Overview: CrRNA from unclassified sequences, together with DNA: 81 nucleotides with solved positions. The sample was in a buffer at pH 7.4. The PDB entry is titled "Cryo-EM structure of Cas12X2 with crRNA and Target DNA". Protein in the same entry: Cas12X2.

[PDB]
Context: bound to proteins that are not shown
DNA sequence: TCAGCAGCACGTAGGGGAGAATTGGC
């Protein structure tokens, strides 16, 4: 540098939404300490989930 | 205790990648 490692109110997606994801202000943070192969394209493979049904 | 239909990570196998030296017309 990333990644262990964001929390609340606003508004719009928007008809329901506590949920996701996008912008705007809040708040602790600020590393206390460990790590680190990283890009692309294929195939088909599981599980995820909603709706509906069946013993 | 699975069925079927739209979208979805991540697998799980594959499949490219992380170059150096030399030689004329200058």
């Nucleotide at each position: 540098g990333u990644g262990c490692u964001a929390c609340a109110a606003g508004c719009g997606a928007a008809a329901a939404a506590g949920a996701u994801c996008g912008c705007u202000u809040g708040u602790g943070a600020u590393u206390u300490g460990c790590a680190c192969u990283c890009c692309c394209c294929u195939a088909c493979g599981u599980g995820c989930u909603g709706c509906u049904g069946a013993a």